Shown are 700 nucleotides from a PDB entry: RNA (25S rRNA; 5.8S rRNA) from Saccharomyces cerevisiae BY4741.
Released in 2022, the model rests on cryo-EM data to a resolution of 3.07 A.
Among the 22 different proteins in the entry, which are not shown, are 60S ribosomal protein L37-A, 60S ribosomal protein L3 and 60S ribosomal protein L30.
The sample was in a buffer at pH 8.
Entry title: State E1 nucleolar 60S ribosome biogenesis intermediate - Spb4 local model.
Keywords: ribosome biogenesis, DEAD-box ATPases, methyltransferase, nucleolus, RIBOSOME.
An Rfam search finds the family "Eukaryotic large subunit ribosomal RNA" in it. Rfam 15.1 lists 107,465 matches to the family in 2,616 species.
Primary citation: Cruz et al., Nat.Struct.Mol.Biol. (2022), "Sequence-specific remodeling of a topologically complex RNP substrate by Spb4".
Context: bound to proteins that are not shown
RNA sequence: AUGCCUGAAUAGGGUGAAGCCAGAGGAAACUCUGGUGGAGGCUCG
RNA sequence: CGAAUUUGGGUAU
RNA sequence: AGUAGCAAAUAUUCAAAUGAGAACUUUGAAGACUGAAGUGGGGAAAGGUUCCACGUCAACAGCAGUUGGACGUGGGUUAGUCGAUCCUAAGAGAUGGUUUCAAAGGCCUGAUUCAGGCCACCAUCGAAAGGGAAUCCGGUUAAGAUUCCGGAACCUGGAUAUGGAUUCUUCACGGUAACGUAACUGAAUGUGGAGACGUCGGCGCGAGCCCUGGGAGGAGUUAUCUUUUCUUCUUAACAGCUUAUCACCCCGGAAUUGGUUUAUCCGGAGAUGGGGUCUUAUGGCUGGAAGAGGCCAGCACCUUUGCUGGCUCCGGUGCGCUUGUGACGGCCCGUGAAAAUCCACAGGAAGGAAUAGUUUUCAUGCCAGGUCGUACUGUCUCCAAGGUGAACAGCCUCUAGUUGAUAGAA
RNA sequence: UCCGUAACUUCGGGAUAAGGAUUGGCUCUAAGGGUCGGGUAGUGAGGGCCUUGGUCACGGCCUUGG
RNA sequence: CUUGCUACAAUUAACGAUCAACUUAGAACUGGUACGGACAA
RNA sequence: UAUCUAGCGA
RNA sequence: GGCUGUCUGAUCAGGCAUUGC
RNA sequence: GUAAGCAGUAGAGUAGCCGUUACGAUCUGCUGAGA
RNA sequence: GAACGCGCGAUAC
RNA sequence: UCUUUGAACGCACAUUGCGCCCCUUGGUAUUCCAGGGGGCA
RNA sequence: AGCGU
Numbered sequence: 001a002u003g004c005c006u007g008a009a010u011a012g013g014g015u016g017a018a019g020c021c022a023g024a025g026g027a028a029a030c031u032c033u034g035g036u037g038g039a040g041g042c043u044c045g
Numbered sequence: 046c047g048a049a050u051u052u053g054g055g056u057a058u
Numbered sequence: 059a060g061u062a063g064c065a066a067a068u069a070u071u072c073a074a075a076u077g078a079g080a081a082c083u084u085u086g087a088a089g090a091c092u093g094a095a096g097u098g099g100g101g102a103a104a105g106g107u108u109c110c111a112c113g114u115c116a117a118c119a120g121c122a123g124u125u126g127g128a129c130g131u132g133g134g135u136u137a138g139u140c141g142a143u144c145c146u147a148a149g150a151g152a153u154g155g156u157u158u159c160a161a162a163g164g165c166c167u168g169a170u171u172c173a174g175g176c177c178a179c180c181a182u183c184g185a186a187a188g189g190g191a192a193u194c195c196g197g198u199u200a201a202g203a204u205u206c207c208g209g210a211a212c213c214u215g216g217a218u219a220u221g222g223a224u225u226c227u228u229c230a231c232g233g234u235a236a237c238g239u240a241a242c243u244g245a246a247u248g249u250g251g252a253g254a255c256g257u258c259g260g261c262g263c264g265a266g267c268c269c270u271g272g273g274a275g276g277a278g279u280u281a282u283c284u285u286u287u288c289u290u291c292u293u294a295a296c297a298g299c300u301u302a303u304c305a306c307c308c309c310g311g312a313a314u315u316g317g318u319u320u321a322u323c324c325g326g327a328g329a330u331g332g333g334g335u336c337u338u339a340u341g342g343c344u345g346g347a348a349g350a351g352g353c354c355a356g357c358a359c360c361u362u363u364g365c366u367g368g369c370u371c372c373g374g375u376g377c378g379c380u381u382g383u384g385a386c387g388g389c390c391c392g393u394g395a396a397a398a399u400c401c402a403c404a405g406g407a408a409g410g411a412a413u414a415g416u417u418u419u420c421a422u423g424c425c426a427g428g429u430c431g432u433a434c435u436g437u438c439u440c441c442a443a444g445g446u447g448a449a450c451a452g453c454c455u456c457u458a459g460u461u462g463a464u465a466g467a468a
Numbered sequence: 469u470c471c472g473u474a475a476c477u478u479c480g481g482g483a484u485a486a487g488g489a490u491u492g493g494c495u496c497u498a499a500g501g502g503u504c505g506g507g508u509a510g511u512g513a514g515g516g517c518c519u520u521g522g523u524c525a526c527g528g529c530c531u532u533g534g
Numbered sequence: 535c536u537u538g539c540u541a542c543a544a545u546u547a548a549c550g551a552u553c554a555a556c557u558u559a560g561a562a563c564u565g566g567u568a569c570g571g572a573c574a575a
Numbered sequence: 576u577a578u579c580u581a582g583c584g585a
Numbered sequence: 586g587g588c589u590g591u592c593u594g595a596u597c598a599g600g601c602a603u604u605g606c
Numbered sequence: 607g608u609a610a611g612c613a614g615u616a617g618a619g620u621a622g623c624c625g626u627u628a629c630g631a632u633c634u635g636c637u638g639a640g641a
Numbered sequence: 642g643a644a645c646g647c648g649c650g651a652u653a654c
Numbered sequence: 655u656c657u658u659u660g661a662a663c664g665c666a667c668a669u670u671g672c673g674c675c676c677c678u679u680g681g682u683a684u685u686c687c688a689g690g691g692g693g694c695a
Numbered sequence: 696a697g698c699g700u
Base pairs, nucleotide, nucleotide: 001058003056004055005054006053007052008051012044013043014042015040019036020035021034022033023032024031025030063583064582070088071087072086073085074084075083089461090460091459092458098441099440100439101438102437104435105434109133110132111131112130113129114128118126119125138212139211140431141430142429144189145188149183150182163177164176165175166174167173168172193210194209195208196207197206213427214426215425216424219422220421221420222418223417229409230239231238232237243408247404248403249402250401251400252399256389257388258387259386261384262383263382264381265380266379267378268376269374270373271372272371273291274290275289276288277287278286282595283594292350296345297344298343299342300341305335306334307333308332309331315325316324317323351370352369353368354367355366356365357364390394443455444454445453446452464581465580466579467578469572471570472569473568474567476565478561479560501553502552503551504550505549507542508541509540510539511538512537513536514535518533521530522529523528524527587606588605589602590601591600592599593598611636612635613634614633619629620628642659643658644657645650646649647648664672665671673694674693675692676691677690678689679688680687681686
Other pairs, nucleotide, nucleotide, family: 002057cWW005147cSS007187cSS011045cWW016038tSS016039tHS017038tHS018037tHS026028tWS026029tHS055148tSS060061cHS060584tWS061585tWH062584tHS065120tHS069089tWS076080tWH077079tHS077124cWS080124tWS081464tWS082121tWW092097tSS093455tHS094456tWH096457tWW103436tHS107135tWW108127cSS108433cWH110200cSS115117cHS115126tWH117128cWS121464tWS126128tHS133201tSS137432tWH138192tSS141186cSS143190tHS145397cSS146185tWH146396cSS148184tHS151156tWS151181tHS152156tWH152157cWH154155tHS157162tWW160162cWH185188tHS187438tWS188395tWS189397tWS191213cSS193204tSS194294cSS198203tWH199201tHS210295tWS217423cWW218423cWS222241tWS224416cWW227411tWS235307cSS236334tSS240420cSS244406tSS244407tHS245406tHS246405tHS253398tHS254397tHH255396tWH260385cWW275353tSS280283tHS293347tWS293348tWH294347tHH295346tHS301338tWS301340cWW303337tWH303384tSS304336cWW310330tHS311328tWS311329tHS312325tWS312326tHS312328tHS316329tSS318322cWW319321tHS321386tWS348350tHS410415cSS447451tHS461462tWS468577cWW475566cWW477564cWW485491tWW517534cWW519533cWW607638cSS607639tHS608637tSS609639tHS610637cHH616632cWW617631tWS618630tWS622626cWS638639tHS646653tWS
């Protein structure tokens, strides 16, 4: 420095990704509004 | 290309 | 040099007792501290008698001591059910480096002929946090408890007897089905299940804690007010009945697309709808069991000094804490350690009847369970109340523990 | 967090146009508790009051006309 | 008084009679809203 | 916090 | 003398928060 | 720097009827009082 | 040689 | 006579842990349980 | 035990 086996722990606040539901624009694609959902090299002590 | 990366018991390079 | 200095962890005061002697020991009162993330109750490791009682202050606990984790003499640790013991993991390590050019071993058949046949693969050690058969409640000591006592119950192994079944005499039935059963034979051989397995999210359910209404007791305060504040109202292992989301089965054949979750998935690969089957996780009732425990009141005594009588009831609430569980959804990834151990399925070898045929995964009955640890404390670990905070935080308290640290004066 | 406003705002059950008033409330379309019941006239039947004869000791027996 | 058979009206009995059933589903008093007026590290 | 006192004491 | 927090069931009266301000 | 307690018919507001229970923040007096 | 016991070993100064 | 060991010998070992064989005795006893003696590098 | 002689 790198391991391996078997256990404990891997918490909390904030934010709110796909997907879904309902509305409005446009021939589609696609763009907005509200909700839902609850993800991460996202943040905070 | 770089520092660091919880812990008990057991066990290797 | 009786100098540095008191080994630093705050806060002590009053009365009494013991004693030769008390700031330090003991009891009562007052003040203060830790505040469930404890100065609280347990464990692994480690220590080894430090646990408890009596006696003592020569030395030790940097003052003192009548105190002690000190000294002396004794007492104390009880298991079929808790662990070790068993199994394998990474690995270690005998045999000829870890199953390798090893003669590495067991079993079966047979009218008596030693002949034949089957099978493959390596000892052992390695976990008191992994896998694993089974015990709970109440009481009891100066010091012992899932170990003792009382009651109650399970697990494993063994020999055996009785009832019932095996229905004409020979290994049982029912339902369309999922499947049900008091039973209901099963060799070699070949398989399957449990053991046995990543992490996170929300939703549903149960239990313990918290909150709370009524009532039946007990305690505190009450200058004034206060249907007021605190506390008891508990039910173990085990056993019987009953109880299920999911899943599955039968009928039926669907766009005017329906069903449906908090979460958008399902349906001619059969939805919606109607009727059933199953696992018993978990709740409910009951036995255990009120005789236990708890809270009260009354009556007995220079004494182990215990007798008697009541109440131990009925409810609600949840973005609450702890814990278990079910159906789902997301992500990572060898389809997510092994073995001991238990069960089941395919198969059809073999066996079974006339003064007790064969089997005994049905019911009842009998017996037994060895060795070691257990006292006490305690780098890793377990349990965890309320009110304010109305922003994790901080402040205060309940249960439970402390008052430890040389002291007086200025 | 704190003084004055206003609209709103929770669960069930209900269907049927309302919910202080005088409640009665559309058309068609399965059921909306069960059961029973209809005149005036004529003639046959049965009962009831009558009555008339014979018959057996007020009561029977067999008969006559409303 | 009961009933049977025939002859004319009624067939909106779309009526009446009787027996038997039946009672009031309501609870709870939570909050965020836009506004008026002072704080907000 | 520094000083004296009772005890202990480099 | 007044104020904030907190505790004595509530006023009255006090304790604590290193004169809390 | 005006104590505790109490009173007033004054008194934001809570609670009885279509002149009126009760409670009651705040204000005045006792009170340059009380310590 | 070591451990536990009464020089010795449950036949135990 | 000589406990447990030790080259140390049934197998393991930081456990007073786990086996197999022969004889014999006792508790109901052909089966179970246990005790004693002797063996297995 | 060996189709070793």